[PDB]
Context: bound to proteins that are not shown
RNA sequence: UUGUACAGUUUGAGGGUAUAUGAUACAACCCGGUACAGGAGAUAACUGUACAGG
Numbered sequence: 001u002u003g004u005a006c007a008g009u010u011u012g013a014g015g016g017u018a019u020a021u022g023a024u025a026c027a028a029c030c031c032g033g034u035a036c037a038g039g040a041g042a043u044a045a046c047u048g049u050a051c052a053g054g
Base pairs, nucleotide, nucleotide: 002052003051004050006048010045011044
Other pairs, nucleotide, nucleotide, family: 009046cWW012043cWW032033tSS034035cWH041042cWS047048tHS053054cSS
């Protein structure tokens, strides 16, 4: 080399976009006026885990 599973960093793909009327030169998100809840972020390489080796 062998069977296993996740700690920080990136891209590609995800849940979210319900509760709003007006704005904002290439210089500006705004007063949410109703949606319901016992519910709290998933996937590959980047050398850092805790069990078995023989």